Notes: Entry title: T.thermophila 60S ribosomal subunit in complex with initiation factor 6. An RNA structure (26S RRNA, nucleotides 2356 to 3352) from Tetrahymena thermophila, in which 940 nucleotides are resolved. Klinge et al. published it in Science in 2011: "Crystal Structure of the Eukaryotic 60S Ribosomal Subunit in Complex with Initiation Factor 6". Rfam match: Eukaryotic large subunit ribosomal RNA. Rfam 15.1 lists 107,465 matches to the family in 2,616 species. Gene Ontology terms of the family: structural constituent of ribosome and ribosome. The family is grouped with related families in Rfam's "LSU clan". Among the 44 different proteins in the entry, which are not shown, are 60S RIBOSOMAL PROTEIN L36A, RPL34 and RPL4. It was solved by X-ray crystallography to 3.52 A.
Context: one part of a larger RNA, bound to proteins that are not shown
RNA sequence: ACAGCUAAGGGAACGGGCUUAGAAUAAUCAGCGGGGAAAGAAGACCCUGUUGAGCUUGACUCUAGUCUAACUUUGUGAAAUGGCA
RNA sequence: GUCAUUUUGCUUAUUUCGUGAAGAAAAGACUGGUGCAAACCAGUUCUAAAGUUAAGGUCAUUUAUUGACUGAUUUUUGCGAAAGACAUGGUUAGGGGGGGAGUUUGUCUGGGGCGGAAUGCCUGUUAAACCAUAACGCAGGCGUCCUAAGUGUAGCUCAGUGAGAACGGAAAUCUCACGUAGAACAAAAGGGUAAAAGCUACAUUGAUUUUGAUUUUCAGUAGGAAUACAAACCGCGAAAGCGUGGCCUAUCGAUCCUUUAACUUUACAAGUUUUAAGCUAGAGGUGUCAGAAAAGUUACCACAGGGAUAACUGGCUUGUGGCAGCCAAGAGUUCAUAUCGACGUUGCUUUUUGAUCCUUCGAUGUCGGCUCUUCCUAUCAUUGUGAAGCAGAAUUCACAACGUGUCGGAUUGUUCACCCGCUAAUAGGGAACGUGAGCUGGGUUUAGACCGUCGUGAGACAGGUUAGUUUUACCCUACUGAUGAAACGAUGUUGCGACAGUAAUUUAAGUUAGUACGAGAGGAACACUUAAAUCAGAUAAUUGGUAAAUACGGUUGUCUGAAAAGACAAUGCCGUGAAGCUACCAUCUGUUGGAUUAUGACUGAAGGCCUCUAAGUCAGAAUCCAUGCUGGAAAGCAAUGUCUAAGUGUGAUGAUAAACGAAAAAAAAUAAAAAUUAAGUUCGAAAGGUAGAGCGGGGAAGAGCGAAAAAGCUUGACCUUAACUGCUAAUCGUAAUUCCAAAUUAUCAUCUACGUAAAUCUUUUGUAGACGACUUAACAUGGAACGGGUAUUGUAAGCAUGAGAGUAGAAUUUCCUACGAUCUGCUGAGAUUCAGCCCGUCUCCUUAGAUUUAU
Numbered sequence: 001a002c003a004g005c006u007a008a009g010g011g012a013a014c015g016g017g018c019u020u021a022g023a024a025u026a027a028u029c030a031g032c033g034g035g036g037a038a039a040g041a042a043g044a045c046c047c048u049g050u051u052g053a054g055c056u057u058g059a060c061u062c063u064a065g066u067c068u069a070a071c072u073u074u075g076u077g078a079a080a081u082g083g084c085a
Numbered sequence: 086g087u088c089a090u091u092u093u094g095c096u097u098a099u100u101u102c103g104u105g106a107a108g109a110a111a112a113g114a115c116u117g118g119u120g121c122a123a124a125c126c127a128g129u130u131c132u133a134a135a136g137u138u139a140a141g142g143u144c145a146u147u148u149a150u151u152g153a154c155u156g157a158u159u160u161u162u163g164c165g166a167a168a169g170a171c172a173u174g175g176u177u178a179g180g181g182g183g184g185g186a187g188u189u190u191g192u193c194u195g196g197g198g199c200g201g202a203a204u205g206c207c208u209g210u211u212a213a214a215c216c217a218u219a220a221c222g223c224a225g226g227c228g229u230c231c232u233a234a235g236u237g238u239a240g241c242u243c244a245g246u247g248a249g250a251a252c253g254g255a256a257a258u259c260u261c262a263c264g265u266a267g268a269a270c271a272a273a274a275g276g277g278u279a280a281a282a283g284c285u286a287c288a289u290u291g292a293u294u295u296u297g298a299u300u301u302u303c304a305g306u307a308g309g310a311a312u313a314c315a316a317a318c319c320g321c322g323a324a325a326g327c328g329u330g331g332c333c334u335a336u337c338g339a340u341c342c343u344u345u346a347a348c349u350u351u352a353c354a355a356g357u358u359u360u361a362a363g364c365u366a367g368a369g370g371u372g373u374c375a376g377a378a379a380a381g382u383u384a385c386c387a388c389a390g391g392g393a394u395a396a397c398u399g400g401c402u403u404g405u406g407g408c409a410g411c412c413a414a415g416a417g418u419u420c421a422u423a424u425c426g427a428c429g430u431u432g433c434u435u436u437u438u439g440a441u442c443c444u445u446c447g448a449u450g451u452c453g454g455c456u457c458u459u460c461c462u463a464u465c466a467u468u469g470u471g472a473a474g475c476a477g478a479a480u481u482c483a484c485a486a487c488g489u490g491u492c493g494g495a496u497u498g499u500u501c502a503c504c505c506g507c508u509a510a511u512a513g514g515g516a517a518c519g520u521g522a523g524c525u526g527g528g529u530u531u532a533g534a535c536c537g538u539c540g541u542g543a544g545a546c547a548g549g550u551u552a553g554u555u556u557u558a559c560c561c562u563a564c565u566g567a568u569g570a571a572a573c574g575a576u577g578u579u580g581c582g583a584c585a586g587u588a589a590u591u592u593a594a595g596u597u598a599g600u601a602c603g604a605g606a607g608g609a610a611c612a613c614u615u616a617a618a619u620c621a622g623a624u625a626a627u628u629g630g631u632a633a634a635u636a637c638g639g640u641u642g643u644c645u646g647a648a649a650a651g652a653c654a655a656u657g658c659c660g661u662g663a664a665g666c667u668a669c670c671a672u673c674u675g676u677u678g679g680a681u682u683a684u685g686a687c688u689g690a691a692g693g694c695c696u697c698u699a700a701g702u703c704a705g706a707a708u709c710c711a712u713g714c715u716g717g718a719a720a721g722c723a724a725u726g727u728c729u730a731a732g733u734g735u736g737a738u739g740a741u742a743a744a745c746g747a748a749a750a751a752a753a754a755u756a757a758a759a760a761u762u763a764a765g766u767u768c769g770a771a772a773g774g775u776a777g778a779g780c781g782g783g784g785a786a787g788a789g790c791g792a793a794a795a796a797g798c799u800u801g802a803c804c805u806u807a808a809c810u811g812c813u814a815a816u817c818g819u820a821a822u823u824c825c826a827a828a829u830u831a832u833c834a835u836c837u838a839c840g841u842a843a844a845u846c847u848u849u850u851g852u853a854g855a856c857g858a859c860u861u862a863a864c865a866u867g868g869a870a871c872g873g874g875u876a877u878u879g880u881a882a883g884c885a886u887g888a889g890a891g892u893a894g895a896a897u898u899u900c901c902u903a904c905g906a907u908c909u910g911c912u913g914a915g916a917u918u919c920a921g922c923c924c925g926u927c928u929c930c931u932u933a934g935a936u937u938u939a940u
Base pairs, nucleotide, nucleotide: 002016005022006021007020008019009018027568028567029566030565031564034562035561036560038557039556046391047390048389049388051387052386053383054382055381056380059188060187061186062185063184066180067179068178069177070176071175072174075095076094077093078092079091080090081089082088099168100167101166102165103164109161110160111159112158115128116127117126118125119124141155142154143153144152145151146149191204192202193201200221205227206226207225208224209223210222228374229271230331231330235289236288237287238286239285240284241283243267245263246262247261248260249259250258269278270277272336274334275333276332293317294316295315297314298312299311300310301309302308306375319328320327321326342369343368344367345366346365348363350362351361352360399443400441402439404438406434407433408432409431410430411429415425416424452527453525454524455523457519458516459515460514461513462512465490466489467488468485469484470483471482472481473480492506493505494504496502533551534550535549536548537546538545539544574728575727576726577725578724579723580722581721584716585715586714587713589619590618591617592616593615594614595613602607620675621674622673623672624671628668629667630666631665636661637660638659639658640657641654642653643652644651645650677711678710679709680708684704685703686702687701732836734835735834736833737832738831739830740829741828746768748767749766772813774812775811776810777809781805782804783803787800788799789798790797841939842938843937844936845935846934848862851859867930868929869928870926871925872924873923874922876917877916878915883911884910885909887908888907891904892903893902894901
Other pairs, nucleotide, nucleotide, family: 001017cWW010015tWH013399cSS013400cSS016017cWW026569tHS028568cWW029855tWS032563cWW033034cHS033562cWS044448tHH046196tSS047394cWS050377tWW056542cSS057059cWH057541cWS060183tHH064182tHS065181tHS073173cWW074170tWS083087cWW084086cWW084087cWW096169tWS096170tWH098169tHS098171tWH099172tWS120123tWS140156tHS182184cHS188379tWS189380cWH190381cWH201203tWS207273tWS208274tSS211220tHS212219tHH213218tWW225273cSS226335tWS228337tWS228372tWS230234tWS233235cHS233290tWW233292tHH237321tSS242281tWH244264tHS254257cWH268281tWW277282tWS278281cSS281283tHS291328cWS294329cWH296314cWH297313cWW322324tHS322325tHS338371tHS338376tSS339371tWH339376tHS340370tWH347364cWW371376cWS381543tWS383385cHS394446tHS395446tWH397445cWW398444cWW401440cWW403405tHS405437cWW412428cWW413427tHS414426tHS416421cHS417423tHS420474tWW421426cWS434463tWS442443cHS450555tWS456520cWW464466cHS466509cSS476602cSS476606tWW477601cWS477607tSS486707tWS490509tWS490510tWS491511tSS491512cWH492511tHS495503cWW497501tHS498527cSS498528tWS508510tHS520523cHS526555tHS532553tHS540542tHS540543tHS546547cHS558560cHS567856tWS567857tHS570718tWH572573cHS582719tHS583717tHS588620tWS596612tWS597610tWS597611tHS598610tHH600609tWH601608tHS603605tHS625667tWS632663tHS634662tHS637915tWS668670cSS668671tHS676712cWW681706tWH682705tHS683705tHS687697tHS688698tWH688700tWS689699tHS690696tWH691695tWH692694cHS698700cWH731837cWS744747tHS758759tHS758760tHS773823tHS778808tHS779807tHS780806tHS785801tHS786801tHS791796tWS793794cHS849861cWW850860cWW851853tHS853858cWS864932tWS865867tHS865931tWH875918cWW879913cSS879914tHS880912tSS889906tHS890905tHS895900cWW926927cHS
C1' cells in the first nucleotide's frame, strides 16, 4: 500500500497478513471511544554534521568616532644665541 | 647676506561669533556745568504717553515747502567683534577601540558531557609453541640522561655464607675457606653478560668523511630505529682484533620560510662591485605527533540527518530488589527442625534499581489521580481442614482455594510515607510502570519574572518561587443496543433448548451462657430465632425531589381610556401544584441437588504382622456441574390454526464430495463356557428383449400395530414375475461409460383453474419508541367533543340598605351623602383536570385505495 475476528508461536524481541489451533452467513440503523503502536507536522528532546544564526567575552583577525607625533596648509617684523661664506 | 635654536611681536592667509554689514579707527565742534590749561559730567530717570514725510539759519532764483548750501564736523583702498600662523583641513606614524565586521571554538568515547587517552612510541602478559590477532583488557614504561655511562687495552670477580683480629657494639675495616652469577650493568620490562658486557686503572673521540643497500611497521610511500657492505681519516692494543655512539628491544618531526656549512651555479645588452637568488646537507616544528593560525553562550533559536545514539514502553539479562528452599551450629528453661535458623549453599521472580541498545528520532503524547473492566496468587478477610511451646480466648505454621470482598479523612502533584477512623478484612500484583481523539493538568520540561549559588560575561543549576494552550472520529474493526432478505409451500399461535452469560457475599443481635475450659483473670461453639451491611433485579401505595400540565393563586414594571380580562420582560418573580419520571432521600424480592478437593476414616494387599491405597469402600469445601435466572438469526427441532385456485397435469434441458449386489438388524460377555481361533460369513446373482408359462416378487382401500429423527411392519382388491418353450440377437464389423434405477430439486415452455386465506402501506393505540421494531384497535368497548367522578388551587366576576382607620360636603343637630385599602355573606367558591386519570354518552369522523405472500 492492500485490508480489517481472535489465541499462542516464531519473527526487526507487542501481527491483520505467516505456522498451528479457536472458527466463519446477506444487507442495514443509533451509539461508542478498546485496537488500527489512528490523523496531524521530513522530532521542537538527544547525538551527528569539518551546517547556521541571536548574544558574550580576558577567542583568533580585523574595523568607524577618538588620543598622539611628523610633514603640509605657511605669511611677516624684531630681538637673543650658535654655526657658515 | 644666509642658516640652526630661543624670545617677543604684526596680520594679510586661516578660524569663530555677530549685524534690517550705520557711528569702526583717529581727530574736531554747539550749549551748560565742574572747571587754571587738562579733563570730567550733563543737554533721554518720579510718571506702562508723544516723538516719521521736519523747523530754523545762509545764498539765489522764483515769490513757491522753487533752487543751492547748512542745519546732522573731518579724515580713512578693514560692516563689527574674537582668536591668529595657533587652531583647522590633508597624508602618513604609534596608541585606543566587542561600539562594529569576519571567523574559529579536534578526535576517541558501551549516548553526549565531566573524567581518561586504549591520540605518537617501548617491555611482559590476554595471544592459545613461526608470524598475525580486539576491547576506556592486566602490570608497567618513554619525550629525558651520558666527554663517558661512548670506544679500546690490561688486570681483577661480584651478591652472599662459615670460621678468625685492639677501640669495635646489629652494622665500619683486615683473613681465609666456600661461593653458577643468587651482584652489577643511567633509566620499564623482558632477554643478554664471569680470565666479561660486571669491578679497578689507563688511553683515546669511530657520538667522525663519503654514498647506496637491507630488516622491522608497510600502499611493501615517508618517517623512526637498527643491521651488513665498499670506499676513507683515526683511536686503543704486542697482535689478531674492536670501535659509523650507550649490552639488545623505546627516547622521536614534511611542503613553504629562516639560518648555517661547503660549491669557477644564475641576475638573460656587456662588465666591476654591493646586494639578491640557487644546488647538496644540518638546525629552528608541528605531542591532534603523515605535521589547520582559533574562546564561550543560546530556555529566543535554526537546517541536513540519525533509531549508526540518550530520555518512555517492549526484548535479553537479574547483579541489586523481592520471594522460596538444602545442611543444621544454635535459639526455644528440658529438647536441632511447634516456631525460627548462624557459617555455607540450590533456586525462583520481573510490581525495585542497574546493565545492554534490538524496535520506534517524515513523533507509539513522556507523572499522578479520577473512571471502568479483566487477569494473577507469593490468600488480608470469608468456606472446609492439617499442625502448635493449641486449656479457654487470642495467636502462629501449613493445605484445597479468589467464589466473594477488601472502605471514609488530615498533609503531600504525588507513586510511596505518616497519622485519624470504621471494618470480616482494611491482602500484594498484572493488563504498553492498564486507562489523555475519557477527563483532569497539581507535578515535569519552551517563551515572563523573583531569590540563592556559579560565571568577568552572555548565561547556568542535576536548587527554591510565581504566571503559563490539553486539537480531530462521520472510516474499519471492537463492544453496546436496533431492523432484517433468503432453501426443504405461505403465514400465525403454542412450545423444545443446543450453546452463551449468570449472583448473591458477609456481618450482627437474641438464645446457646458467665456455659464448656480455667487456680484466677478471662471466655467458645453447633442447633433455633430475628435483623443489618455490600451487591443484584424491579417498583412509585406512602414521604421526598422535580413543574413550561404555564395547573391555580400572589405580585413588580409596562401597555390596552377605565373596571374586568389579559399580554410583553427567550420561564418577570414567588407559593402550593395532579399525572409522569425519580431515591436507601421511598418500598419490595433475591432457591435446591449431584460430583468432588484438602482433610478424617472403613476394608485391605503387596510384605503372615503394618497401613485411609495398591485394587475396593464412607464422610467431605465460599470449589465444579447442575437446579433457578436472562439471551438464544443454533442460516437447530416439535405441536397446532388457516390457506396453498387447477389436475397421483405433461414436455425439454439440468445439477446432487459420489448407483450397478455401491447387498446384510440378535442382545451381552472377554479372566466366559458343556461346547465353537476371524463377515476370511451368509443371502442374492441367468438375455439392459418378445410370446406363453408362473416357483416367486411388490402392493389400493379400509381395518390393525408403530414415536428417540413415525422409519415403517400386517392383512389386502390387484400389479407383476424364475425354471421350461418359440421367436428375436449377428453388419454396434479385433476396445473406447455398459448413458437406462432410486432420492432429491433448478430452469424454460406450455394445458386446465381468473379463486381462497392472510398480511403490509395510507389509519389506530402508548403498556413500546432515535428510526425500524413492539403491545393493541378496525363502524365502535376506536378517535373527537361533551356529561359525571377523582384531584389541584383556595374562595372568581357581580352585588350588599352588612363591617371599615379617617376625611369632605349637605342635612338637620344624637343623621344622610360621597370617598375608602380591607373584612364579611352569596361561595369548601371560580378556574383547570388525559394530551399516557376513571366512568359514561344522544352527537361527529372513520366502510375507501394501494401493496405483498402461497402463484